[PDB]
Context: one part of a larger RNA, bound to proteins that are not shown
RNA sequence: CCAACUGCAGACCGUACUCAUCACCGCAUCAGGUCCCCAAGCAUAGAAUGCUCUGGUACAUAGAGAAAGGUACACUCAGGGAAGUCGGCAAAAUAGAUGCGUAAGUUCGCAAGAAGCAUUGGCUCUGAGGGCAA
RNA sequence: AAUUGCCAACUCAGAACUGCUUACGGCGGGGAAUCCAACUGUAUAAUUAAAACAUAGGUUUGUGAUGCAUCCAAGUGGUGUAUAUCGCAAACUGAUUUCUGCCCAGUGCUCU
RNA sequence: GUCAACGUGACGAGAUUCACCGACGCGCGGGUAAACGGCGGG
RNA sequence: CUCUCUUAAGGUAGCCAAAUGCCUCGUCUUCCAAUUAGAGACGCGCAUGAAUGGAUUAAUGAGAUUCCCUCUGUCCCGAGUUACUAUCUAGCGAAAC
RNA sequence: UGGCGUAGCAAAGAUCUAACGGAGAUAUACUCAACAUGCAACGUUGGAUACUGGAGCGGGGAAGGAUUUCGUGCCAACGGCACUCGUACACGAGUUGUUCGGAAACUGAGCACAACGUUAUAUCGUUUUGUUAGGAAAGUGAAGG
RNA sequence: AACUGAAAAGGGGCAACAGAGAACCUGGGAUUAUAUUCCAAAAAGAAAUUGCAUGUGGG
Numbered sequence: 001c002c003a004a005c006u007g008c009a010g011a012c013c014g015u016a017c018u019c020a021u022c023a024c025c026g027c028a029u030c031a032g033g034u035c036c037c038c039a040a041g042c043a044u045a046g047a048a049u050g051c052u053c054u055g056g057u058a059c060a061u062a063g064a065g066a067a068a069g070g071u072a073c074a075c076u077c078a079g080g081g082a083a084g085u086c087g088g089c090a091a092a093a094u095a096g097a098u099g100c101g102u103a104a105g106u107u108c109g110c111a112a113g114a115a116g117c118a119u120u121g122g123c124u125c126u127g128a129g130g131g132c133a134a
Numbered sequence: 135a136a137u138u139g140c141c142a143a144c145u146c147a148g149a150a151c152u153g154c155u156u157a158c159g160g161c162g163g164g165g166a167a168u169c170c171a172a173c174u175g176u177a178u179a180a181u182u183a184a185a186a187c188a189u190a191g192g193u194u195u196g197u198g199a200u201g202c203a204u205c206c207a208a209g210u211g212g213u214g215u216a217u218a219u220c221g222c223a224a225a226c227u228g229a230u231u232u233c234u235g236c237c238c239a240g241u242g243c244u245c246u
Numbered sequence: 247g248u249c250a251a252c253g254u255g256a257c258g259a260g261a262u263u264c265a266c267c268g269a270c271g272c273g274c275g276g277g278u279a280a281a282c283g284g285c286g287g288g
Numbered sequence: 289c290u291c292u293c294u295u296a297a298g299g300u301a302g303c304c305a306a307a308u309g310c311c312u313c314g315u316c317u318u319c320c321a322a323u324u325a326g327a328g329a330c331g332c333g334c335a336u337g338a339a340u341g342g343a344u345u346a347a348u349g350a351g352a353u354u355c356c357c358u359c360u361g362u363c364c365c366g367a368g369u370u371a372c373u374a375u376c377u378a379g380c381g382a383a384a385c
Numbered sequence: 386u387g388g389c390g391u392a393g394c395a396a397a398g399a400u401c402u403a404a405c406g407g408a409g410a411u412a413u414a415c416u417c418a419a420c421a422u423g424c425a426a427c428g429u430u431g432g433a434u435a436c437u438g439g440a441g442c443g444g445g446g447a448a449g450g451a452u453u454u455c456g457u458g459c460c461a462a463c464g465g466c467a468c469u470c471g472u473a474c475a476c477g478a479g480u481u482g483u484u485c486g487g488a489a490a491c492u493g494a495g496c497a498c499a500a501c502g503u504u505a506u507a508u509c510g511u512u513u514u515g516u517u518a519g520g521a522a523a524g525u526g527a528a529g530g
Numbered sequence: 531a532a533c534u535g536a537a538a539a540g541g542g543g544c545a546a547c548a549g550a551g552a553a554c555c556u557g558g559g560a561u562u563a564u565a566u567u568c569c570a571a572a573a574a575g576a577a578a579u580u581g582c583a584u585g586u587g588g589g
Stems, first nucleotide, its partner, number of pairs: 002587002006583005012487003016453001017450002024033002035446004040052004055437004061378003069373004074369004079364002083362001088359001096120005105110001107229001121152002124149006130141002133138002163357007170349002175187002191227007202214002205211001231343003235285003240282002242278004247272002253266004286293003294298001302336001303333001314330005379394002385387001400433007454478005463471002483578002491549001495544002498541001500511003555575002557569002
Other pairs, nucleotide, nucleotide, family: 004585tWH005584cWW015482tWH016451tHS017023tWS019448tHS020034tWH020448tWW021396tWW022472tHS026030tWS044046tHS044048tHS046048cHS052438tHS054441tWW068374tHS078365cWW081360tHS081362tHS082088tHS082360tWH084362tSS085087tHS094162tHS101115tHS102114tHS103112tHH104111tHS106109tWS107109cHS107345cHS123150cWW132139cWH170185cSS173189tHS190228tHS192280tWS198218tSS199217tWW201215tWW204212cWS207507tWW208503cSS208509tWS227339cSS229345tHS233338tWS234339cWH237296cSS238281tWH246274cWH249269tHS251268tHS252267cWW257262cWW258261tHS284297tWS294295tWS299300cHS299337tWS300338tWH301337tHS305312cWH309311tWS319325tWW320322tHS323325cHS334335cWS338341cSS361365cWS372395cSS381390tHS381392tHS382391tWH383389tHH384388tHS390391cHS399434tWS407409tHS407469cWS412423cHS413422tWS414422cWW452479tWS452480tWW462473cWS478563tWS479480cWH482566cSS483553tWS492546tWH494545tHS498512tHS499512tHS499517tWS503507tWH515516cSS515540tWS516540cSS517522tWH525526cSS526535tWH527528cSS527534tWH528533tWH529532tWH530531tWW531532cHS546549tHS553578cSS554566tSS554576cWW560565tHS561563tHS570571cHS
C1' cells in the first nucleotide's frame, strides 16, 4: 500500500387526527366544488346495468291517515289517429345477435345499421376445431 | 409412427323431441326535399351555441441586417431573432370543382 | 413656383428696417382596384 | 339605333319574389276536400352580381323550413290507480309586508 | 310589535323485538282487578330485516385545517326534532428513525445579489443562445530545507 | 511544521415533499391513543451502509 476481519460511533426537522352527504372553500354539520394509490363473485361484449361474500351503515324530525289542488326520477285506457298547437312541444315508437338483401347521388373514400325480410326457449344427441409420450 | 395409449380448454354447426300468457335489465324510429356553413374544432361563468369565430386552400404588401415590424422615462437598454427570402412581419378572402368582367375621374398609397 | 430657422448685403447713432438665399412638403406629371370603392340618365 | 353628358366607366358570365322584391297573399304548374305555407318555373331585379368574392357541391350538423310512413291521452273527452305532499297530531319555528 | 304557534322542518328506500341501564315510572283524591286517569322519547348487548355493492356512507396520502385524536366524567348553552350520546363542555393524557419524507448535495421553465449603466429620484435595466463586469473577481497540490 | 507559491478564461446564490438522487426487512400476547420509528443478551431477530482506528494475510 490492498483487501477483508474486529473495535467504537452514526447528528438535524416532520411523524396524533382528517382528507369530506360533519373535520377544507362556499356567513352553516349547505343536494354545489376539490389532485393520487389498492379494487372481489354471478349474468353480460362489459369499470354499461341488476343482484351478492369481506369491510361499512340503518344518520339525515317523527306518528295517524282516502278531501280538493299539486310534484314525480310513476303507471294503464274502448273507437278514431295530429282533427290539438305558432310548431308532433311532451309522450309513444325503434331496438341485442346472426343470415339474406340494399336506391338516387358522389370528391370513388362513401351514402349504409340505407330501406326491407327471416331466425332465436328447454331438453336429449351428433360432427368439426389440439398437446405430449412411446 | 398414415400406429397406440393418457390428457386439457372452450367455441361453432346439424338433428329429433318438447313448450310460450311473446314475459328482467340494457339497447338506433325511418324516408323525400329546400336554405346556410365545406368538414373535426371554439365560443357571451349567471336569459343568445348559431348562419358567428377558427381552419386547410387562394391572393396582395414590406424587407438583404447600416434591414422591416416594434417595446421603453432613460442607457453600451428590449422583442419577432437559438432567426436569414422554402425566412420574418402586416392585411384580405375562406375546402375541392369552375370562374373572377369594365372603371385611375374622387380619396388613398407610391415614383419624379 | 411657394417657404421656417440659419446665412449674405444695404440704410440707420442704435434698437431696427429692407432685399437676396434657403430642405422636405405642397403644386405639376406618371403608376396602381384580390387599395377604399363605382357600374346612370337622356 | 345612336349620339351625347354625368363624373371615370356604364352591370359582363351567372343567379333570383332568395336569410336580399316596396307594390305583394306577384303570374303559371305541382302538393290538399280546402294551402298568406313548401317545391319547380318566369324576371322592366324599390334596392342581385363577381376574393366588398359570383355559381355549384358528395360527406358532416343539439343549425332554419315543408311533406310522407309508423306511432301515440296532443286532441274528440275524459276516467281509474300509486309514492310524496297538502290536510290532523307531538316537538320546533321564520319572512315579506 | 301584528302577521303567528302560521309558512314550513317532504332528494339520498327502513326499521322491528327482548333483556339490561337511567330521575326520565307501572307517577290517582278514593271506589275499584285490570282498559276506559303518566304520554312521548334515549343508550348498550343479543336476535331479526334491509341498504352501500370494489368509479363503496371501504383502507391510505397531497393542498387546506391545527388537537378535531384517546380515556374518564358531564349534559347549562350548541348538535334548526330528541338524547342517558357527541367533532360540544371539563379534567387528564398521547406523536420515539444511521436506512422512511425533507435538508445536508443536482439541474429545469425561471429569479435577480454583485459589477456597470441610467434616472431630480433606485424602490429601474442588463444578468444561460456558455454564461457577469472597460474586465487585475483563481488563495492552494506537490513542496523542499 | 507550519509557512511559501507553480498550474488551472468566463463573480456569488436560489428555484422540483410527483423530474434526477436515496444504505432495512419480517415476527410480536407491543398502546386507551404511535410504529418498516417501540422490543434487550438467546437484543424476536436477520441484514446493508458511512467515518475513524486495530490486528491478519498479501505486498
Molecule: LSUb_rRNA_chain_2, nucleotides 3 to 605; LSUa_rRNA_chain_1, nucleotides 1533 to 1780
Organism: Leishmania major strain Friedlin